The RNA (aptamer) has 41 modelled nucleotides. Crystals were grown from: 1.1M Malonic Acid, 0.15 M Ammonium Citrate Tribasic, 0.072 M Succinic Acid, 0.18 M DL-Malic Acid, 0.24 M Sodium Acetate, 0.3 M Sodium Formate, 0.096 M Ammonium Tartrate Dibasic, Final pH 7.0, VAPOR DIFFUSION, SITTING DROP, temperature 298K. The depositors describe the entry as "Crystal structure of the aptamer minF-lysozyme complex". Keywords: STRUCTURAL GENOMICS, PROTEIN STRUCTURE INITIATIVE, NYSGRC, PSI-Biology, New York Structural Genomics Research Consortium, Hydrolase-RNA complex.
[PDB]
RNA sequence: GCGGCUAAAGAGUGCAGAGUUACUUAGUUCACUGCAGACGC
Numbered sequence: 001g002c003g004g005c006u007a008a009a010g011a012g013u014g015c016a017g018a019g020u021u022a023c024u025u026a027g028u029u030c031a032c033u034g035c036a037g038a039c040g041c
Base pairs, nucleotide, nucleotide: 003039005037006036014035015034016033017032019030021026023027
C1' cells in the first nucleotide's frame, strides 16, 4: 500500500476546517482540503 469500525441514538457525524448546489429528509452528519488511530488476510 486495497475493506468495515472510530455516536448510545440516527438515513446520515473519526477529529479539523471548507462551501464547487452536487447529494440530501439539508447537513455538528454532505461535494472539496488537511491529517488520522485500533483493527481483517